[PDB]
Context: one part of a larger RNA, bound to proteins that are not shown
RNA sequence: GAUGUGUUGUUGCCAUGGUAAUCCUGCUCAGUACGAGAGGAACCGCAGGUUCAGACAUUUGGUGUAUGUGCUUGGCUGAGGAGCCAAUGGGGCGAAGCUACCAUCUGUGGGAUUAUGACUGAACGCCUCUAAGUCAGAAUCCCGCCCAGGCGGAACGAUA
RNA sequence: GCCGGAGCCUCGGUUGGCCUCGGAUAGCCGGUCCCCCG
RNA sequence: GGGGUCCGGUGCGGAGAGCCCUUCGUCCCGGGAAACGGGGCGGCCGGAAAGGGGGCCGCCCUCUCGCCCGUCACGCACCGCACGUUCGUGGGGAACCUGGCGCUAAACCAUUCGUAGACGACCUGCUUCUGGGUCGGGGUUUCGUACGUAGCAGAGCAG
RNA sequence: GCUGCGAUCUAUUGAAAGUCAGCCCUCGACACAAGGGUUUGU
Numbered sequence: 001g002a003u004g005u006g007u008u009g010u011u012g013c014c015a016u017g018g019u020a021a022u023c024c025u026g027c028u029c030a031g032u033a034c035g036a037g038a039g040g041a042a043c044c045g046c047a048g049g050u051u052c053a054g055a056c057a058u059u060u061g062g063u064g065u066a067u068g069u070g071c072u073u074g075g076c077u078g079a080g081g082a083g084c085c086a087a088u089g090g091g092g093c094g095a096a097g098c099u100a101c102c103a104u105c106u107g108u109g110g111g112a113u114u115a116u117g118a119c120u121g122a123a124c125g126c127c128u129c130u131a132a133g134u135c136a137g138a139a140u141c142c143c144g145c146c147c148a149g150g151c152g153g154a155a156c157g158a159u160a
Numbered sequence: 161g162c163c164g165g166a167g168c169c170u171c172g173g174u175u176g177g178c179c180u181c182g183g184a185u186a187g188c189c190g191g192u193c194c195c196c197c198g
Numbered sequence: 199g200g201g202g203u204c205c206g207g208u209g210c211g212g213a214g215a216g217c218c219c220u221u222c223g224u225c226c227c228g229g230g231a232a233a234c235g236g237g238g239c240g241g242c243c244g245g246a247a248a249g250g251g252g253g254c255c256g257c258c259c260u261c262u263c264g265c266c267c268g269u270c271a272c273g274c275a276c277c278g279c280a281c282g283u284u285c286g287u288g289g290g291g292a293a294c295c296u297g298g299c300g301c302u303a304a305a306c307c308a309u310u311c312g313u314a315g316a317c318g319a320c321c322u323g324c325u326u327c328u329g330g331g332u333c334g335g336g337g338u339u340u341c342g343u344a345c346g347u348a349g350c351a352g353a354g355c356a357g
Numbered sequence: 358g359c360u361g362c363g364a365u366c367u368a369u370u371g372a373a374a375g376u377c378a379g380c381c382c383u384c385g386a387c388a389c390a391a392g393g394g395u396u397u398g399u
Base pairs, nucleotide, nucleotide: 006159007158008157009156010155011154013152016148017147018146021051023049024048025047026046027045034039052107053106054105055104060100061099062098063097068093069092071090072089073086074085075084076083077082109143110142111141116136117135118134119133161299162298163297165294168291169290170289171288176218177217178216188207189206190205191204193202195201196200197199222273223272224271227268228267229266239256240255241254242253243252303397304396305395306394307393309323312320328390329389331387332386333385334383335382336381337380339375340374346369347368348367349366351365354362355361356360357359
């Protein structure tokens, strides 16, 4: 940009795709459970960090041709003043804007379940997590959150 | 633009309607309500 | 509204193996069925998952006409023959009908903006005497103290 | 007794110069602004 909803506009829905967060340390637990002793845990908490992601420029840093303002070399305009040329003359400091884990900020909720452990309970007068039935269950999986928005719709305004 | 008359092109297919419980399936359906609460 | 009870059905018969509607037409007269019925303009609400011209009131007019049995008469009886019989005022498209009722916009370009940007695109602005634009003035900020003038400041040097 | 040359220094002087072009306030000055083009109908 096309479709087609009469033409246009505003506000929206979400079908479908995408998908993301990760791991660790310290404190406390506790020199406790455990252990003859030596040694020496864990759960809930608390404080941070790594990797990654998405931003952002208040601050610090970087850049800097606002060619901003000083300094300065060679030359040029008679000199001063004001300037220019040397493919950005060189150098100091530098607004804005860009920008760095080199600054700063933020990073999530559910569901069915796997493995497994169970309940009741036969088969098989006992037993048994299993056959019927039932429960807990996770960095997985699905959805949410997040990104896009369909030859998919909606409500509404104004309509020469 | 909206509401209400006749004709011309063009695209086609059709050739009477069903206006509804929920659901079960080793169970159902309809009534009477004498019965018990909203 | 639910539960319970009882009574009926259950190869579903308050059955989709079903139900509804059924149209050849018209003219008379009789019987059965109707009278509350059949047909017309206004309001009334119920309807939102992808909402009906659904039902209710009165209306002036309209008929025992509408359906079922029977009488009477006719409707080109087109002479054996096909796309017949509808949904159909169907969808779409121009041109005429006639009135009634109405309605007097926006998008894009150009221009502008820079929250945007390769180009398109995107965000903006463009008369209520208000509006933006230009210039100026302030604010901020950068650099670091201009030119000129004055100085018994100045290493010294020359008259 | 001063005058002249002299880098630099002091005073005037936190002066001078720049500051939206994509900084912030003006409502001071000046003009400008009721426009043009192409389309769009259920």